Context: bound to proteins that are not shown
RNA sequence: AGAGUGUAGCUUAAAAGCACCCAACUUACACUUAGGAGAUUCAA
RNA sequence: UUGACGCUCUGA
Numbered sequence: 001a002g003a004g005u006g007u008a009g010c011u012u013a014a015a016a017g018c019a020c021c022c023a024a025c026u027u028a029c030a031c032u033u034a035g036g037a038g039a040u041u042c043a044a
Numbered sequence: 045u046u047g048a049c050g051c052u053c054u055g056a
Base pairs, nucleotide, nucleotide: 002053003052004051005050006049009018010017011016020036021035023033024032041048042047044046
C1' cells in the first nucleotide's frame, strides 16, 4: 500500500428473535422454575 | 447513499 465487508455469534426492521450462562430437579445431557448480558466508530 | 476507523487478498 490498490480493492472489498461494516445491528452483539446468526438473521436487513436499522432496536427485535434466536443463540449463551450461573442457582434447583438432573448419577449425566435435556423439558422446566428463578436470574444475567449485550451492537448501528463518527460528519446535514 | 455521501469521506475517514475494527477486519480481509497483493516477495508489503